Released in 2014, the model rests on X-ray diffraction data to a resolution of 1.9 angstroms.
The RNA has 36 modelled nucleotides.
It comes from the structure "Crystal structure of the ROQ domain of human Roquin in complex with the TNF23 RNA duplex".
The 2014 paper behind the entry is "The ROQ domain of Roquin recognizes mRNA constitutive-decay element and double-stranded RNA".
C1' cells in the first nucleotide's frame, strides 16, 4: 500500500 | 450468490 | 431442502514497503 496472510462474514 | 444432481 | 462444484461483498487482525 492497485503489497502478503489470517479470522468472522453471503 | 452461481450452477450441478438429487428430494418431496 | 439435501448433496457436490466454483465464487461475493464487508468487518476485523498479523506481518510489512521502513
Nucleotide at each position: 500500500a492497485u503489497g502478503u496472510u489470517u479470522u468472522c462474514u453471503g | 450468490g452461481a450452477a450441478a444432481a438429487c428430494g418431496g